[PDB]
C1' cells in the first nucleotide's frame, strides 16, 4: 500500500 | 445461550 482473520464491543435472527 | 455478518466498528 491494500486484503484476510480477530479482541472489545455491535447488527440481524433463533 | 445458539447461530450468523461487521469490526474498531455500531448507536446518539
Nucleotide at each position: 500500500c491494500g486484503a484476510u482473520c480477530c479482541u472489545a464491543g455491535u447488527g440481524u435472527g433463533g | 445461550c445458539c447461530a450468523u455478518g461487521c469490526g474498531a466498528a455500531c448507536c446518539g
This is an experimental structure of RNA (RNA 14-mer BCh12; RNA 12-mer BCh12), with 26 nucleotides shown.
The PDB entry is titled "Crystal Structure Analysis of a 26mer RNA molecule, representing a new RNA motif, the hook-turn".
The 2003 paper behind the entry is "The crystal structure of a 26-nucleotide RNA containing a hook-turn".
Ions in the entry include bromide.
The structure was determined by X-ray crystallography at 2.5 angstrom resolution and released in 2002.